[PDB]
Context: bound to proteins that are not shown
RNA sequence: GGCCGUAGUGCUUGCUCUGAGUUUUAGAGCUAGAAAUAGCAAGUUAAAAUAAGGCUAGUCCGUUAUCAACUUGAAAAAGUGGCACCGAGUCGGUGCUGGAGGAAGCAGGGCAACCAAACCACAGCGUGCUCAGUCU
DNA sequence: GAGCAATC
DNA sequence: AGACTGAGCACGCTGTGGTTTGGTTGCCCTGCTTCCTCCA
DNA sequence: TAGTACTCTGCCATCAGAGCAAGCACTACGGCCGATTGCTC
DNA sequence: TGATGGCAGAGTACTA
Numbered sequence: 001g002g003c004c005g006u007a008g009u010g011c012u013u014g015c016u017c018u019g020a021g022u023u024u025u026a027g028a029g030c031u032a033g034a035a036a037u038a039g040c041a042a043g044u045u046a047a048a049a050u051a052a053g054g055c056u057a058g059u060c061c062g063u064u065a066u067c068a069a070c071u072u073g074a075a076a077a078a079g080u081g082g083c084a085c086c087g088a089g090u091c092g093g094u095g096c097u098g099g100a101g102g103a104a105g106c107a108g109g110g111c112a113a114c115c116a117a118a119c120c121a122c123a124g125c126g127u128g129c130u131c132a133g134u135c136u
Numbered sequence: 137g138a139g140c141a142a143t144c
Numbered sequence: 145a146g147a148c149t150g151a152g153c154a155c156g157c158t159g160t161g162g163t164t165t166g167g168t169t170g171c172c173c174t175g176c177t178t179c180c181t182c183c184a
Numbered sequence: 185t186a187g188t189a190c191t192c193t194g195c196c197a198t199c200a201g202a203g204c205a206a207g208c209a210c211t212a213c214g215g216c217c218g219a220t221t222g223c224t225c
Numbered sequence: 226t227g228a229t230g231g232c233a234g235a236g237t238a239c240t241a
Stems, first nucleotide, its partner, number of pairs: 003215018021050006029040004053061002055058001069080004082096006097184040137225008185241013
Other pairs, nucleotide, nucleotide, family: 033036tHS052062tHS055056cSS055057tWH056058cSS068081cWW073076tHS
C1' cells in the first nucleotide's frame, strides 16, 4: 500500500408518540345614562376541527417525485421540425441543380534505402537493503 | 502489585 | 541489538548480442478536396 | 352623483420535541502488536 | 429558513 476493521459527521426514507398554536361555542358581566358614552368587575378552563374530503369503510388514504405544443393512443408510451456561409442587441441576411473543361492543394495505401528507441539473454560495476557467519 | 499509555 | 565480513537481492548504469516497434527520405500509386470558365 | 373597476402599497406567512429501524457518502484513525519502558492508584 | 404570491385597504378614475 492493499485489505480489514471500527469511530464519527452529514443526509435520505419509513413508523410510533408529545406539548402548544389557531377557529367557533360555554363560563348570566354590573352601575349611571334613551342613547352613543363613562366608571368598575372578570381573565388562567373546557368541547369540537386541525388540510375540503374519498371509498376500498381501514383505528385506511389525502401536501414527495413526474408534467412545452401537436398526432396516434384506453393507458403505459411512440412519433412530428433541410444544410452552408457572411454577420450580430436577443438573432438578421444570402446561397443552394447537372454536364464539361483548365489549374491547385490535401490525405491515405504500397514498395525500397537509412536511422532512433524499446524489450529480452549474458556479463560487469556504483549505491542501498535483506539474510547468514564472527565479535560485542 | 495492578492498571493505563505509549512506543511502532 | 551495535560493528565487521560474506551471499543474495534491488535500483541504476554499461558493454555485447537477438528480436520488435517506431521514425525520415524517396519513388510510386489511389483517393479526396478546392478554385476559376463555358453551356442546359 | 353613486356604482363598479383598476392601481398601488404595506402586511402576512404552524411551531417546538422524543424515540426506533434501514441505507448511503465521506473522513479519521487504527490495525499486524510484543515486549519493554513510563507513570499512577 | 428567505421568498414571493395573496389579501385588505386607500386612492383614483370611468361609466350608467